Shown are 180 nucleotides from a PDB entry: RNA with a sequence from a Deltaproteobacteria bacterium, together with DNA. Liu et al. published it in Nature in 2019: "CasX enzymes comprise a distinct family of RNA-guided genome editors".
Context: bound to proteins that are not shown
RNA sequence: GGCGCGUUUA
RNA sequence: UUACUUUGGAGCCAGUCCCAGCGACUAUGUCGUAUGGACGAAGCGCUUAUUUAUCGG
RNA sequence: CCGAUAAGUAAAACGCAUCAAAGUCCUGCAGCAGAAAAUCAAA
DNA sequence: TATACTTTGATTTTCTGCTGCAGGATGAAATCCCG
DNA sequence: CGGGATTTCATCCTGCAGCATCCCCGACCCGTATA
Repeated sequence: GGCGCGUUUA
Repeated sequence: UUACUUUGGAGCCAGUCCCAGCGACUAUGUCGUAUGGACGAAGCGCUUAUUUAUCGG
Repeated sequence: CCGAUAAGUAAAACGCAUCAAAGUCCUGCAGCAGAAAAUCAAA
């Protein structure tokens, strides 16, 4: 650099 | 209540001269260099159906 | 007749690597800056 | 020991993005057609 | 003759406020090698 998960942001 | 636009962190892969670039010259070309296109590379583990090779009478 | 390993297929569910933040937009101009490329010069 | 070279001035042609201004962030009321 | 679609119409805001702050370039573009 490319490709994917997805959590907290009462 | 949702699924948006983003910035972080973490995960996995960054090669081949097929075109072109660029460098060297034994120069209308030959050799390198992954710069750009094109091609592919892109988590692991547990359940369920199967195909191949191993083991079982 | 199929049973258990290595690999591969396909499906759904789950777990782990894997964890925190922010948002006020639209329209329209201008100004700066970037990038090469020409031309004329300075020392 | 200078002549060859280097960065920088000033015009110009195309594109881009990012800030910096200026407008803004309309509800209420009155006429008017029309079938 | 009410429903629904067009036409108008208009509203507030005051404040005082003085040379560097960001970065960095200049400086020397003259210097400097080197043939």
Overview:
Entry title: CasX-gRNA-DNA(45bp) state I. The entry also contains CasX, not shown here. It was solved by electron microscopy to 3.2 angstrom.